An RNA structure (RNA_9 mer), together with DNA, in which 17 nucleotides are resolved. The entry is indexed under pol II elongation complex oxidative Cyclopurine DNA lesions, TRANSCRIPTION-DNA complex. The structure was determined by X-ray crystallography at 4.1 angstrom resolution and released in 2015. The work is reported in "Mechanism of RNA polymerase II bypass of oxidative cyclopurine DNA lesions" (Walmacq et al., Proc.Natl.Acad.Sci.USA, 2015). The entry has 10 different proteins, among them DNA-directed RNA polymerase II subunit RPB9, DNA-directed RNA polymerase II subunit RPB11 and DNA-directed RNA polymerase II subunit RPB1.
[PDB]
Context: bound to proteins that are not shown
RNA sequence: AUCGAGAU
DNA sequence: A
DNA sequence: TCTCGATG
Numbered sequence: 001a002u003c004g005a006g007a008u
Numbered sequence: 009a
Numbered sequence: 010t011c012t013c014g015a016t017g
């Protein structure tokens, strides 16, 4: 660096 | 966003 | 504005 999961 |  | 994991 690509990518999804979350805090607000 |  | 943030944390996490995963991956060629």
Stems, first nucleotide, its partner, number of pairs: 001016007